[PDB]
Record summary:
Released in 2010, the model rests on solution-state NMR data. An RNA structure, in which 22 nucleotides are resolved. Hammond et al. published it in Biochemistry in 2010: "RNA internal loops with tandem AG pairs: the structure of the 5'GAGU/3'UGAG loop can be dramatically different from others, including 5'AAGU/3'UGAA". Keywords: tandem AG pairs, thermodynamics, imino AG pair, dual syn GG pair, extrahelical U, RNA. The entry is an ensemble of 7 models. Entry title: The Structure of RNA Internal Loops with Tandem AG Pairs: 5'AAGU/3'UGAA.
RNA sequence: GACAAGUGUCA
RNA sequence: GACAAGUGUCA
Repeated sequence: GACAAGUGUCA
Repeated sequence: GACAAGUGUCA
RNA backbone atom coordinates (compact mmCIF):
# COMPACT_ATOMS: atom_id res chain seq x y z
O5' G A 1 0.39 4.19 0.99
C5' G A 1 -0.76 3.34 1.06
C4' G A 1 -0.68 2.23 0.00
C3' G A 1 -1.93 1.35 0.00
O3' G A 1 -3.03 1.92 -0.71
C1' G A 1 0.00 0.00 0.00
P A A 2 -4.53 1.58 -0.29
O5' A A 2 -4.68 0.00 -0.58
C5' A A 2 -4.75 -0.51 -1.90
C4' A A 2 -4.83 -2.04 -1.92
C3' A A 2 -6.08 -2.60 -1.24
O3' A A 2 -7.25 -2.46 -2.03
C1' A A 2 -4.15 -3.86 -0.66
P C A 3 -8.71 -2.55 -1.35
O5' C A 3 -8.84 -4.06 -0.82
C5' C A 3 -8.99 -5.15 -1.73
C4' C A 3 -8.89 -6.51 -1.00
C3' C A 3 -10.00 -6.75 0.03
O3' C A 3 -11.24 -7.10 -0.55
C1' C A 3 -7.88 -7.46 0.86
P A A 4 -12.61 -6.91 0.26
O5' A A 4 -12.52 -7.96 1.47
C5' A A 4 -12.76 -9.35 1.26
C4' A A 4 -12.58 -10.16 2.54
C3' A A 4 -13.53 -9.75 3.67
O3' A A 4 -14.86 -10.22 3.49
C1' A A 4 -11.33 -10.13 4.49
P A A 5 -16.10 -9.54 4.24
O5' A A 5 -15.90 -9.95 5.79
C5' A A 5 -16.21 -11.26 6.25
C4' A A 5 -15.78 -11.44 7.71
C3' A A 5 -16.50 -10.50 8.68
O3' A A 5 -17.83 -10.91 8.98
C1' A A 5 -14.18 -10.64 9.17
P G A 6 -18.84 -9.94 9.76
O5' G A 6 -18.19 -9.85 11.22
C5' G A 6 -18.26 -8.67 12.01
C4' G A 6 -17.34 -8.79 13.22
C3' G A 6 -17.53 -7.64 14.22
O3' G A 6 -18.62 -7.83 15.10
C1' G A 6 -15.23 -7.95 13.76
P U A 7 -19.43 -6.56 15.68
O5' U A 7 -18.36 -5.74 16.55
C5' U A 7 -17.87 -6.23 17.79
C4' U A 7 -16.89 -5.26 18.46
C3' U A 7 -17.49 -3.89 18.78
O3' U A 7 -18.35 -3.90 19.91
C1' U A 7 -15.30 -3.66 17.90
P G A 8 -19.47 -2.77 20.11
O5' G A 8 -18.66 -1.41 20.35
C5' G A 8 -18.04 -1.13 21.60
C4' G A 8 -17.26 0.19 21.57
C3' G A 8 -18.12 1.42 21.31
O3' G A 8 -18.82 1.87 22.46
C1' G A 8 -16.12 1.49 20.02
P U A 9 -20.19 2.69 22.33
O5' U A 9 -19.78 4.08 21.63
C5' U A 9 -19.09 5.10 22.34
C4' U A 9 -18.67 6.26 21.44
C3' U A 9 -19.82 6.99 20.76
O3' U A 9 -20.52 7.89 21.61
C1' U A 9 -18.04 6.63 19.23
P C A 10 -22.03 8.33 21.29
O5' C A 10 -21.94 9.15 19.91
C5' C A 10 -21.43 10.47 19.87
C4' C A 10 -21.32 11.01 18.44
C3' C A 10 -22.65 11.11 17.70
O3' C A 10 -23.46 12.21 18.10
C1' C A 10 -20.95 10.26 16.27
P A A 11 -25.05 12.19 17.87
O5' A A 11 -25.23 12.18 16.27
C5' A A 11 -25.03 13.34 15.48
C4' A A 11 -25.18 13.06 13.98
C3' A A 11 -26.56 12.54 13.58
O3' A A 11 -27.57 13.56 13.50
C1' A A 11 -24.84 11.32 12.48
O5' G B 1 -23.23 6.12 2.11
C5' G B 1 -22.04 6.14 2.89
C4' G B 1 -21.93 7.44 3.70
C3' G B 1 -20.62 7.53 4.48
O3' G B 1 -19.51 7.88 3.66
C1' G B 1 -22.43 8.14 5.86
P A B 2 -18.01 7.53 4.12
O5' A B 2 -17.75 8.37 5.46
C5' A B 2 -17.60 9.78 5.43
C4' A B 2 -17.52 10.37 6.85
C3' A B 2 -16.27 9.95 7.62
O3' A B 2 -15.10 10.67 7.25
C1' A B 2 -18.20 9.85 9.00
P C B 3 -13.64 10.04 7.47
O5' C B 3 -13.47 9.91 9.06
C5' C B 3 -13.24 11.04 9.88
C4' C B 3 -13.26 10.69 11.37
C3' C B 3 -12.17 9.71 11.79
O3' C B 3 -10.88 10.31 11.91
C1' C B 3 -14.25 9.17 12.82
P A B 4 -9.55 9.42 11.83
O5' A B 4 -9.59 8.51 13.15
C5' A B 4 -9.25 9.04 14.43
C4' A B 4 -9.39 8.00 15.54
C3' A B 4 -8.49 6.77 15.35
O3' A B 4 -7.13 7.04 15.67
C1' A B 4 -10.67 6.14 16.06
P A B 5 -5.96 6.04 15.20
O5' A B 5 -6.14 4.74 16.12
C5' A B 5 -5.80 4.76 17.50
C4' A B 5 -6.29 3.48 18.19
C3' A B 5 -5.63 2.19 17.67
O3' A B 5 -4.33 1.99 18.20
C1' A B 5 -7.99 1.92 17.94
P G B 6 -3.37 0.84 17.62
O5' G B 6 -4.09 -0.52 18.14
C5' G B 6 -4.12 -1.69 17.33
C4' G B 6 -5.04 -2.73 17.99
C3' G B 6 -4.94 -4.08 17.29
O3' G B 6 -3.87 -4.89 17.75
C1' G B 6 -7.20 -3.45 17.48
P U B 7 -3.09 -5.87 16.75
O5' U B 7 -4.21 -6.91 16.24
C5' U B 7 -4.75 -7.90 17.10
C4' U B 7 -5.72 -8.84 16.37
C3' U B 7 -5.09 -9.57 15.19
O3' U B 7 -4.26 -10.66 15.57
C1' U B 7 -7.27 -8.80 14.65
P G B 8 -3.05 -11.14 14.63
O5' G B 8 -3.77 -11.74 13.33
C5' G B 8 -4.39 -13.02 13.35
C4' G B 8 -5.02 -13.36 12.00
C3' G B 8 -4.02 -13.34 10.84
O3' G B 8 -3.18 -14.49 10.79
C1' G B 8 -6.06 -12.28 10.23
P U B 9 -1.76 -14.44 10.05
O5' U B 9 -2.09 -14.16 8.50
C5' U B 9 -2.66 -15.16 7.67
C4' U B 9 -3.00 -14.61 6.28
C3' U B 9 -1.79 -14.06 5.51
O3' U B 9 -0.95 -15.06 4.97
C1' U B 9 -3.69 -12.65 5.26
P C B 10 0.59 -14.75 4.61
O5' C B 10 0.52 -13.68 3.40
C5' C B 10 0.22 -14.08 2.08
C4' C B 10 0.10 -12.88 1.13
C3' C B 10 1.39 -12.05 1.00
O3' C B 10 2.40 -12.68 0.21
C1' C B 10 -0.52 -10.64 1.14
P A B 11 3.93 -12.22 0.33
O5' A B 11 3.97 -10.70 -0.19
C5' A B 11 3.82 -10.38 -1.57
C4' A B 11 3.81 -8.86 -1.79
C3' A B 11 5.07 -8.14 -1.32
O3' A B 11 6.17 -8.26 -2.23
C1' A B 11 3.11 -6.95 -0.69